[PDB]
Context: bound to proteins that are not shown
DNA sequence: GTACCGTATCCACTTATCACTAAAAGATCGGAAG
DNA sequence: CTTCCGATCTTTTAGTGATAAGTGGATACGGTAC
């Protein structure tokens, strides 16, 4: 603590899982 | 120690719906004829 | 000069199937109170 986004880490300038976007509306606590 | 009430949720979160289209139509701009 | 003509670029527009079908409610710290 590196990530198309997230979540944990650093044997690896990486690693392992998820990961339908954009728009609109209405309800609800 | 037995009814018995109202309290903390107020920004966020949760349900519907449709588009994942090439290509016809039309509307727009540049050149040509009276 | 002024109108009518084919290229280029933007909007808009066709529309299938096929059952789900009817499905039941539910408080909770707490604190105060008589």
């Nucleotide at each position: 603590a590196a990530u198309u986004u997230c979540u944990a880490c650093u044997c690896u300038u990486g690693u392992a899982g998820a990961u339908g976007u954009g728009a609109u509306a209405a309800g609800u606590g």